[PDB]
RNA sequence: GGUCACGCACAGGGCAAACCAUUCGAAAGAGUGGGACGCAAAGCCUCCGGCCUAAACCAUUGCACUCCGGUAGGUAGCGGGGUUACCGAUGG
Numbered sequence: 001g002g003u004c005a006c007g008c009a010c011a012g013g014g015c016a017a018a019c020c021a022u023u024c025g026a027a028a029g030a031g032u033g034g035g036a037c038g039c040a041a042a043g044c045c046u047c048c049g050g051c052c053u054a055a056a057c058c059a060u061u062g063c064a065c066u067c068c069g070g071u072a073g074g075u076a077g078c079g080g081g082g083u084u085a086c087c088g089a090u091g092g
Base pairs, nucleotide, nucleotide: 004092006088007087014039015038019034020033021032022031023030024029037077043083044082045081047080048079049078050075051074052073053072054071057070058069
Other pairs, nucleotide, nucleotide, family: 005091cWW007009cHS010087cWS012040cWW016035tWS016036cHS016037tHS018035tHS025028tHS027053cSS028073tSS038042tSS039042tSS041043tHS041084tWH046048cHS047076tWH056071cWS088089cWS088091cHS
């Protein structure tokens, strides 16, 4: 050096919650700008679980007090999992 990990650093830095403005959406929410609560993958991907929405279509006439149709959309900053990556504590 490469690999698999690791984060007690160093250094370059990076991203950006709430809120606000604006745009798209039925909504959840997302985009862009401002703004930073945080984040060692808070880069990226809905395959698996959760949670949020419910306009359309399909189904349901159903007796509940845990919560739950299909369908579609969202959350990757809810977990897991997949994949890519900077630094390198005489670092494991």
Shown are 92 nucleotides from a PDB entry: RNA.
An Rfam search finds the family "c-di-GMP-I riboswitch aptamer" in it. Rfam 15.1 lists 5,092 matches to the family in 1,772 species. Clan: c-di-GMP_I riboswitch clan. Rfam links the family to the GO term cyclic-di-GMP binding.
Sample source: in vitro transcribed RNA transcript.
The depositors describe the entry as "The c-di-GMP-I riboswitch bound to GpG".
Keywords: riboswitch, SIGNALING PROTEIN-RNA complex.
It was solved together with U1 small nuclear ribonucleoprotein A.
Smith et al. published it in Biochemistry in 2012: "Structural and biochemical characterization of linear dinucleotide analogues bound to the c-di-GMP-I aptamer".